[PDB]
Context: bound to proteins that are not shown
RNA sequence: AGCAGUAGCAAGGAG
RNA sequence: CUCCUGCUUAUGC
Numbered sequence: 001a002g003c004a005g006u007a008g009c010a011a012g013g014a015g
Numbered sequence: 016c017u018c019c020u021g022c023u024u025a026u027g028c
Stems, first nucleotide, its partner, number of pairs: 002009002011020005
Other pairs, nucleotide, nucleotide, family: 001010tHS004007tWS
């Protein structure tokens, strides 16, 4: 990007 | 921005 809606998912680690 | 890592055989009256 996208799903989604009052906040999350979309691999993890190091520099 | 740069670099390292994986097996699971799925059948609509």